[PDB]
The depositors describe the entry as "Solution structure of a fully modified 2'-F/2'-OMe siRNA construct".
This is an experimental structure of RNA, with 28 nucleotides shown.
The work is reported in "Solution-state structure of a fully alternately 2'-F/2'-OMe modified 42-nt dimeric siRNA construct" (Podbevsek et al., Nucleic Acids Res., 2010).
Method: solution NMR. The entry became public in 2010.
RNA sequence: G
RNA sequence: U
RNA sequence: A
RNA sequence: U
RNA sequence: C
RNA sequence: UUCUU
RNA sequence: AUUU
RNA sequence: AUG
RNA sequence: A
RNA sequence: A
RNA sequence: U
RNA sequence: U
RNA sequence: UUU
RNA sequence: C
RNA sequence: CUU
Numbered sequence: 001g
Numbered sequence: 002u
Numbered sequence: 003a
Numbered sequence: 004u
Numbered sequence: 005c
Numbered sequence: 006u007u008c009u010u
Numbered sequence: 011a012u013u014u
Numbered sequence: 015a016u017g
Numbered sequence: 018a
Numbered sequence: 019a
Numbered sequence: 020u
Numbered sequence: 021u
Numbered sequence: 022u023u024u
Numbered sequence: 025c
Numbered sequence: 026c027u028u
Stems, first nucleotide, its partner, number of pairs: 003023001007019001009018001011016002
């Protein structure tokens, strides 16, 4: 993420 | 997710 | 979930 | 939860 | 909560 | 926490 | 729904 | 005042 | 509810 | 809701 | 929400 | 949140 | 907050 | 996962 | 995902  |  |  |  |  | 039955 |  |  |  |  |  |  |  |  |   |  |  |  |  | 907010709304209306 | 109950209540003033 | 209240469920 |  |  |  |  | 947790798996 |  | 990484390895």